This is an experimental structure of RNA (18S RNA, nucleotides 1140 to 1790) from Toxoplasma gondii, with 632 nucleotides shown. It holds a match to the Rfam family "Eukaryotic small subunit ribosomal RNA". The family has 90 seed sequences and 75,755 matches in Rfam 15.1. The PDB entry is titled "Small subunit of Toxoplasma gondii ribosome". Among the 33 different proteins in the entry, which are not shown, are Ribosomal protein uS10, Ribosomal protein uS3 and Ribosomal protein eS24. It was solved by electron microscopy to 3.35 A.

[PDB]
Context: one part of a larger RNA, bound to proteins that are not shown
RNA sequence: UGACGGAAGGGCACCACCAGGCGUGGAGCCUGCGGCUUAAUUUGACUCAACACGGGGAAACUCACCAGGUCCAGACAUAGGA
RNA sequence: AUUGACAGAUUGAUAGCUCUUUCUUGAUUCUAUGGGUGGUGGUGCAUGGCCGUUCUUAGUUGGUGGAGUGAUUUGUCUGGUUAAUUCCGUUAACGAACGAGACCUUAACCUGCUAAAUAGGAUCAGGAACUUCGUGUUCUUGUAUCACUUCUUAGAGGGACUUUGCGUGUCUAACGCAAGGAAGUUUGAGGCAAUAACAGGUCUGUGAUGCCCUUAGAUGUUCUGGGCUGCACGCGCGCUACACUGAUGCAUCCAACGAGU
RNA sequence: CCUUGGCCGAUAGGUCUAGGUAAUCUUGUGAGUAUGCAUCGUGAUGGGGAUAGAUUAUUGCAAUUAUUAAUCUUCAACGAGGAAUGCCUAGUAGGCGCAAGUCAGCACGUUGCGCCGAUUACGUCCCUGCCCUUUGUACACACCGCCCGUCGCUCCUACCGAUUGAGUGUUCCGGUGAAUUAUUCGGACCGUUUUGUGG
RNA sequence: CCCGAAAUGGGAAGUUUUGUGAACCUUAACACUUAGAGGAAGGAGAAGUCGUAACAAGGUUUCCGUAGGUGAACCUGCGGAAGGAUCAUU
Numbered sequence: 001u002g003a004c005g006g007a008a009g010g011g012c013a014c015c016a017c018c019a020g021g022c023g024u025g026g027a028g029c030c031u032g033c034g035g036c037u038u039a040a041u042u043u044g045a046c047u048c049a050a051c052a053c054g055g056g057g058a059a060a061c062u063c064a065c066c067a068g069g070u071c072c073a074g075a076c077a078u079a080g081g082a
Numbered sequence: 083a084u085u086g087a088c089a090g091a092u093u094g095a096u097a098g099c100u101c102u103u104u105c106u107u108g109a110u111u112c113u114a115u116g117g118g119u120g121g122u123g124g125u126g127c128a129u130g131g132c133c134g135u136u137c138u139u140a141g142u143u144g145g146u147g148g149a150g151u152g153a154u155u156u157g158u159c160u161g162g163u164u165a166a167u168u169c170c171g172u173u174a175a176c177g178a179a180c181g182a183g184a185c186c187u188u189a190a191c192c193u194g195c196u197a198a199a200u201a202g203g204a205u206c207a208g209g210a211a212c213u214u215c216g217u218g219u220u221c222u223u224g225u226a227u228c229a230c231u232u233c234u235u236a237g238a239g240g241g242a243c244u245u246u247g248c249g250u251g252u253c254u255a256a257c258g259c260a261a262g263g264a265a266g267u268u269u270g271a272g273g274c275a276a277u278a279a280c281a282g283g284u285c286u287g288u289g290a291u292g293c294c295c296u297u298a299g300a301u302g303u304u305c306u307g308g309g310c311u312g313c314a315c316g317c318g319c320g321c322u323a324c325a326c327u328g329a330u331g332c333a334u335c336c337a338a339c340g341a342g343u
Numbered sequence: 344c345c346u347u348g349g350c351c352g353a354u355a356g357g358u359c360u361a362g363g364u365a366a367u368c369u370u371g372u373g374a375g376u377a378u379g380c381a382u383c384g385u386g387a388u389g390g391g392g393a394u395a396g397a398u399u400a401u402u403g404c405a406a407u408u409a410u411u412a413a414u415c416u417u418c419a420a421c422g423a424g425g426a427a428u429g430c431c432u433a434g435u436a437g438g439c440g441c442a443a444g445u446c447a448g449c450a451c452g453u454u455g456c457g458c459c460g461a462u463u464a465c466g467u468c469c470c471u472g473c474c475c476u477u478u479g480u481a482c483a484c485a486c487c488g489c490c491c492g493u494c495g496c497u498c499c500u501a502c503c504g505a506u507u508g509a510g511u512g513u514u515c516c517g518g519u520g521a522a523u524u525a526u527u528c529g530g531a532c533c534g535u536u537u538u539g540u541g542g
Numbered sequence: 543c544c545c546g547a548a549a550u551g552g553g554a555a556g557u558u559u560u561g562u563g564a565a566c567c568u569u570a571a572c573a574c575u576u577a578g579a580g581g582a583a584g585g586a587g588a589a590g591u592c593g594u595a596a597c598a599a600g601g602u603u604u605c606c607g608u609a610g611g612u613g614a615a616c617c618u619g620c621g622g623a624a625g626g627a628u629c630a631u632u
Stems, first nucleotide, its partner, number of pairs: 001483002003480003007477005013471001016467001020431005027322003031318004035313002043054002065308002068305002071302001076116003083110001091100001120296002123294003131284003134280003141180003145176002147156003159171001161170002185273003189269001191240002195237002198234001201231002209221002212218001243266001246260004324424001328383007341369002345362002348359004390421001395416006437459007486600001488597001491593002494590001497586004502581002506577001508576007517567003522562002525559001528556001532552004537547001603624009
């Protein structure tokens, strides 16, 4: 000099209480994130300041993932071959 | 030198990819070495730019002068006042800058201003129906008109200064209450947003990029198919519910923001 | 692409014309909570619409793990939500729809728009944070800070410690005691005189 | 010049008593190294277990001397100190 104090004196917010209002948490369903699974279940972010967020409502495309199959879309320099 | 490909072979495949074969292509490219090129490959603990958060709060610098050996401090303050480092005032301070305020956009009221066959109203004549009560109520009609702007639209503007009254205060800055008024919390609601930063997030928004990786048996690219939706179970935002101020069936009649070759 | 108008179809939707580069057409987008008149009767019932079979259209090149929209069925949990905890002060809360963004198709999502329209404060620093002073600090990676002591494990250094510990060195009295100065007697055989005696 | 012997100078070995006194041994003390079952310190690791004591009024203010008690930091009694959280009010 800061930050911290379950020290003092002030002033402030409904992301804080008060007086309340309507909710979530309970139920099923939608959707995101852990995990568990899988040939692959691409991957970031994790208190407020990750988690209907990446304008992310993905049939293929998107696509990063996985099992397969193509194309060179390898400039130009030097050189064999033609 | 490389390319295009029929019908079988082979393949999910009417990809000649590769072939058992044999026609074609005409110097574009192949063959190797160097080197480029590309990526949603890795690194946001190498960075740019942008956004969030600290922080919706009122805060933050240096110039000259004063104090201190110095880090630093004072200005930037006892007190009153304010949404506010906003003001009046107090003073080793004086005079300034950014932030705040102002500003910008929108919502509220104007029988005023200036207008509108891409908004209407009123008129004057016609049509229908009921009444026939009579220019009696309700629909409808036209570059039909003469002429108008109250609603509709939007340029120009006006309008609030806490004006006036009474309290409250060194009655200074300014608060409270009542009346008036379209409107008196800065009239309501937003945009804009300082200095410091945080190893916040984003190399997966980018031709913003260093370095590393790999570059033809590929992490480039692209085609067929699957996956991100897979479920012993935890957690987070939402929707519809549990009814009788309700559900159901009939009838009545009312919005504003958009948006379309 | 947004879709009026007329026919077909329970529905979805289709078909034939038709206006629109939009204050002109769709459209005055006849939106839904609302209002009026009926049936239902507290029964998980007609509240609730998950779960499930079967059918008819629509977008696409392709719909199966079902893109949706319809038609019939199938008829669960849930009777106001435990501990915790969010949002909010007037056209606001809440409820009720509509439109746009992504989009061939798909909204239970977000961003705007209106409509119906309350209850309760006009204060406060108790909780949870914030800003400024005075104050304390052993913190500065800054209170999720720093940091104390036993106990457990491994190593190093010294300490106490029974063994009447152990070994080496030193001088103290005492004991034995080599060599040797001096001294005591001692006198191997060396000679000075004296006689003895062999000339 | 040989051998009797008696006087008496030199002086060996051996020997008496003293002093000087090496060396060795017994006891004791002092000095210096050194082993030791067990006990009990300090510091080092590099991270473990149990608390929470101190630093803010550190959540019972901190600390001193002394005494007692407890796994451990520590706690409480009596008298002090501000290095306090008060330089202060008939």